[PDB]
This is an experimental structure of RNA (25S rRNA, nucleotides 420 to 1442) from Saccharomyces cerevisiae, with 983 nucleotides shown. Among the 74 different proteins in the entry, which are not shown, are 60S ribosomal protein L16-A, RPS2 isoform 1 and 60S ribosomal protein L8-A. An Rfam search finds the family "Eukaryotic large subunit ribosomal RNA" in it. Its family is annotated with structural constituent of ribosome and ribosome in the Gene Ontology. The reconstruction used 445,683 particles. The PDB entry is titled "Hypomethylated yeast 80S bound with cycloheximide, P-site tRNA, and A-site tRNA, messenger RNA, PRE". Method: electron microscopy, resolution 2.2 angstroms. The entry became public in 2024.

Context: one part of a larger RNA, bound to proteins that are not shown
RNA sequence: GGAAGGGCAUUUGAUCAGACAUGGUGUUUUGU
RNA sequence: AUUUCACUGGCCAGCAUCAGUUUUGGUGGCAGGAUAAAUCCAUAGGAAUGUAGCUUGCCUCGGUAAGUAUUAUAGCCUGUGGGAAUACUGCCAGCUGGGACUGAGGACUGCGACGUAAGUCAAGGAUGCUGGCAUAAUGGUUAUAUGCCGCCCGUCUUGAAACACGGACCAAGGAGUCUAACGUCUAUGCGAGUGUUUGGGUGUAAAACCCAUACGCGUAAUGAAAGUGAACGUAGGUUGGGGCCUCGCAAGAGGUGCACAAUCGACCGAUCCUGAUGUCUUCGGAUGGAUUUGAGUAAGAGCAUAGCUGUUGGGACCCGAAAGAUGGUGAACUAUGCCUGAAUAGGGUGAAGCCAGAGGAAACUCUGGUGGAGGCUCGUAGCGGUUCUGACGUGCAAAUCGAUCGUCGAAUUUGGGUAUAGGGGCGAAAGACUAAUCGAACCAUCUAGUAGCUGGUUCCUGCCGAAGUUUCCCUCAGGAUAGCAGAAGCUCGUAUCAGUUUUAUGAGGUAAAGCGAAUGAUUAGAGGUUCCGGGGUC
RNA sequence: ACCUUGACCUAUUCUCAAACUUUAAAUAUGUAAGAAGUCCUUGUUACUUAAUUGAACGUGGACAUUUGAAUGAAGAGCUUUUAGUGGGCCAUUUUUGGUAAGCAGAACUGGCGAUGCGGGAUGAACCGAACGUAGAGUUAAGGUGCCGGAAUACACGCUCAUCAGACACCACAAAAGGUGUUAGUUCAUCUAGACAGCCGGACGGUGGCCAUGGAAGUCGGAAUCCGCUAAGGAGUGUGUAACAACUCACCGGCCGAAUGAACUAGCCCUGAAAAUGGAUGGCGCUCAAGCGUGUUACCUAUACUCUACCGUCAGGGUUGAUAUGAUGCCCUGACGAGUAGGCAGGCGUGGAGGUCAGUGACGAAGCCUAGACCGUAAGGUCGGGUCGAACGGCCUCUAGUGCAGAUCUUGGU
Numbered sequence: 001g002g003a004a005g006g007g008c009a010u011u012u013g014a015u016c017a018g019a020c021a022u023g024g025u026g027u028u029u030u031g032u
Numbered sequence: 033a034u035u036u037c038a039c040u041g042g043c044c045a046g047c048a049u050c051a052g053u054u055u056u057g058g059u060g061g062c063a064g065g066a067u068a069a070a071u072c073c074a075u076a077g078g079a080a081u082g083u084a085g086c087u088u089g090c091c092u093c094g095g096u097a098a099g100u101a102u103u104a105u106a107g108c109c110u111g112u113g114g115g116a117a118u119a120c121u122g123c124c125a126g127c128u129g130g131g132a133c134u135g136a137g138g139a140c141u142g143c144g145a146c147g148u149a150a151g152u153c154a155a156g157g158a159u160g161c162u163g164g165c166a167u168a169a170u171g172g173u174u175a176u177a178u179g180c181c182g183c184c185c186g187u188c189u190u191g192a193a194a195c196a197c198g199g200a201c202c203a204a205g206g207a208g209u210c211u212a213a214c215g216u217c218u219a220u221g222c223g224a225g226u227g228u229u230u231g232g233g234u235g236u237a238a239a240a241c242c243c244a245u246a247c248g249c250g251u252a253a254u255g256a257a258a259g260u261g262a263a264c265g266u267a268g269g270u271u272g273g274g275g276c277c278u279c280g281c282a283a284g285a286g287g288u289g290c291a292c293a294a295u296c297g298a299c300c301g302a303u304c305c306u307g308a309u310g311u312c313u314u315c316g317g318a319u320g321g322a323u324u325u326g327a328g329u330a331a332g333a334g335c336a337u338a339g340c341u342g343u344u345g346g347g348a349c350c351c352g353a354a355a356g357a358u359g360g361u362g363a364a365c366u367a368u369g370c371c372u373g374a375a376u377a378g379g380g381u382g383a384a385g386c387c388a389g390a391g392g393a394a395a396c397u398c399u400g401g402u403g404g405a406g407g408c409u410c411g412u413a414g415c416g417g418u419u420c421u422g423a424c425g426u427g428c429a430a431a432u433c434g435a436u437c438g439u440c441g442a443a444u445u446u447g448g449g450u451a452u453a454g455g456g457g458c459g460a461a462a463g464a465c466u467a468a469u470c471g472a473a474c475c476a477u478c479u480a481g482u483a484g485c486u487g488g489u490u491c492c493u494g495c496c497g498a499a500g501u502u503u504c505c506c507u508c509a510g511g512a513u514a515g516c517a518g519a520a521g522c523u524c525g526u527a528u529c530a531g532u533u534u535u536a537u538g539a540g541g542u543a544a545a546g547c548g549a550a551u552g553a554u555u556a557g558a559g560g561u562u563c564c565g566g567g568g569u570c
Numbered sequence: 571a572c573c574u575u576g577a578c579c580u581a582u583u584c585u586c587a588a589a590c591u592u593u594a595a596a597u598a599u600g601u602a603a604g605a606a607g608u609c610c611u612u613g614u615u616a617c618u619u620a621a622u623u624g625a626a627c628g629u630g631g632a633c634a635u636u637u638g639a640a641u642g643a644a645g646a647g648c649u650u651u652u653a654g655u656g657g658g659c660c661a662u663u664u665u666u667g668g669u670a671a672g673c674a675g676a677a678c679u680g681g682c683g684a685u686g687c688g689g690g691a692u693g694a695a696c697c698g699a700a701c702g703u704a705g706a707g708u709u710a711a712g713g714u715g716c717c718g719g720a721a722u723a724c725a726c727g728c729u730c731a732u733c734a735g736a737c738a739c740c741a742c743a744a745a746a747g748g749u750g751u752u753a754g755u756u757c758a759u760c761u762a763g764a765c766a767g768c769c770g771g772a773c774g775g776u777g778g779c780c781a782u783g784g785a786a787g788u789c790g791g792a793a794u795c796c797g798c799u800a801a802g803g804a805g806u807g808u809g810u811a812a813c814a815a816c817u818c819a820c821c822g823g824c825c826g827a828a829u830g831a832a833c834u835a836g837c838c839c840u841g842a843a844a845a846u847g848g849a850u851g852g853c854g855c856u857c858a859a860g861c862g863u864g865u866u867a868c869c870u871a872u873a874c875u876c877u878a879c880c881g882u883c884a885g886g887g888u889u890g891a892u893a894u895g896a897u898g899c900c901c902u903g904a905c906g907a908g909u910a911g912g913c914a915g916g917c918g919u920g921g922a923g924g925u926c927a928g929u930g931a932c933g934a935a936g937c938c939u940a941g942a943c944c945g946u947a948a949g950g951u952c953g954g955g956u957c958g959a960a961c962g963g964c965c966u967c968u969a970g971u972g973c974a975g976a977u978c979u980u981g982g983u
Base pairs, nucleotide, nucleotide: 006181007180008179009178010177012175013174014173015172016171042165043164044163045162046161047160048159049158050135051134052133053132054131055130056129057128058127059126060124061123062122063121064120072114073113074112075111076110077109078108085100086099087098144153145152146151184199185198186197187196200983201982202981203980204979205978210346211345212344213343214342215341217339218338219337220336221335222334225249226248227247231243232242233241253260254259268296269295270294271293272292275288276287277286278285279284298329299328300326301325302324303322304321305320310315349488350487352485356478357477358476359475360474361473367452368451369450370449371448372447373446374445375444376442378410379409380408381406385402386401387400388399389398390397391396414439415438416437419435420434422433423432454470456466457465491916492915493914494913495912496911503512504511505510515655516654517652518651519650521648522647523646524645529642530641532640533639534603535602536601537600538599544593545591546590551587552586556582558580559579560578561577607633608632609631610630612628613627614626615625617624658682659681660680661679663677664676666674667673687698688697689696702879703878704877705876706875707874708873712869713868714867715853716852717851721866723865724864725863726862727861728860735855746840747839748838750837751836752835753834754833755832756831757830758829759828767824769822770821771820773797775796779791780790803818807816880906881905882904883903884902885901886900887899888898917972919969920968921967922966923965924964925963926962928961929960936956937955938954939953941952942951943950944949
């Protein structure tokens, strides 16, 4: 390497969303 | 008075102890059988694929030898007897190791277990401990790669990827609608009634609000009609029947029993029968009946509006004929007639008429010229179109091009004018031509003509889920009808059940079988009957 | 008053029947197995009886829980209305026509159509098994050399093909035949020692013969007839224009243990010839990776078991205010294929009534966007870009309301 396109799954590349923002020992603190 | 901030779930994991489901090992205890059979042990007998010996045949010195010999200097077989072991199969509410998937639920309630109790627990479903990261790391999307799989949709069809048909592509448009009348069902109002909206009144004016008389349907049926016209009875009896009531802890027993179902009655009309009093003496039709009949009564259900579904008439789901009809427009093409015009080289042949001459006894015959006839001939222009079955054949062209051909002085060719018009014309006749249209032109309308036939018929998910069979049909590519299907439910609450068995009891005439049993078919002899014809002698 | 072609009678004998039959299955098929029942008394009638007899229907009384076999029963009965369909086809078995047919026509059942999934390479119908979304375990049919997941497992045999064979439907093979090879059957010869492998052996009158033309020795012919009975018979074969072989039921040698015949059926072989190059699916495979059989292990379906989740259906709980949703919340069980078709719940579009005193020139609608989120889905929502004037949510009303097809229409490419 005599089509391409599809399904299940994963590799690789690219790309993308949100979640330590809890109550808080209380103040090792300033704007006491 | 706001804070500096130790104190967690966001992602991915590891181990432990559990729960559910499994997978794979190790190991223990029992049960059975011929209380495994065997092995093993004891004993009796036996034999050869005959061990020791013992002799032969007969020593190239483990070596046969062909007989004997039944255990000896190997053993084996069979029977009987004894005590175990193990295999095989099965059981344990025996123990225990490894691996995998899952963790649903979210106060408690339950059943248990262990514990004197207090509690604890693996007992009505996962908790505990720990680590890393806190971002593209997991994950999502997308492009690609790899492994395996994957035929083009729609449609008709028994059967489509089909060498069956539609589909090059995209946008936009594009097909069960409305109406009159109606069936079932459902919702709503009011109910023996119900419906205001023809109309009137009124109005903030097509609205809303209000209303009389009629009318429709219903409250009565039945008969062709004249007509007649719905309680014997608690609007009947019997059998079920929900609910209610009484007695019962309950089970249940009684009473009452609507709707509904079956049944026997009763009543109204029709039909048939019977035929009282009475009398316009032919009317009247009382009482009583019936294997008869009705789309009836038997303490009314209907009317109206609305919605889905279904039905018929309508363009009737969308698009589609070949046709038919009514009224018009065409002879600029072409067909034919008429009227008026025009056009058609040069050659071949050489009719009649005419002139001169020759032969001949007469009839008469012959020659040379002249002349210029013909729906004659060769062949231009013109007209046409035979063959190449040539070119071209998405052309120069919806009929052409080239060559070859027909005809070419007339039934010739042709302009203009004019006439004939669709079931009509015109036709030296091909169903030809009648404006690229002809076995009936063209235009418009009826007309969205009809189609049992072809094609198409537009969102998702959920539940149920077919038929190609019955009967009838000018029915056979279609309908009606029953079946199969869905929906709506209703009355009740374990049954009047069942593509099943058993038991009991029926029916059947197929498989097989039979033909020395009937009916048919059929092979072979044997024994008897010729006044039943045997060819043969008295 | 006769053996001798017939017809009939009698007893036999061979063979048959969709439209014959005495007999007669299997399968299939009717009914019953009780309360609407059974029994005991006595009531009605216009029917019936000779009748106080019956028949039918009844009053009152008795029958216990096994109310009169088994198993199941998923609720049981009842009604209305309406869709599609009214071309069928396949397989086992029965069966008709036909030589037959992937032919035509019937019967029962199961299928396909209307249906995917695992297997048969491939295939409507065959085998297995029927389907919500997943996880795990186990299997079915089929397989386990490699393609290919799984034993180049184990065991006893068979087969060598110069055209092997290799799983039903199914993609064919026959009569016939083979000292190929294997097993087997029956009958015979062998202990005198079996069969093959060398040496020797067989008279007389028969030409009473086939036409004394030539059957003195063999092509078909008088009971293999007469003396000797280790071969010995009108001879075993090619003969020849009369002339001769070596023989066989055999006999005798010797190595010394099997042999001869006719058959049965396994595999193999012959029979076995077609057209493009090709098909146990391919490669290949030979004590198989072929054929027969047997014992295990292993592989994997949308099947079975358990669990979660979605939906449907069914049965239930929940009001001394259930912390005001009872078409809600919740508990339990089962179930899930689908063309034509039915019904239900939803998505989307133009317009209408109401409401959100909704959004908007600080940007409405539209359009583009391998950018995000929600829903099983129809779809909904958000961000970014472009753009410039109107437009949504919700509750209702209404329709010229959703396209991939129609050699669809118009336009564009």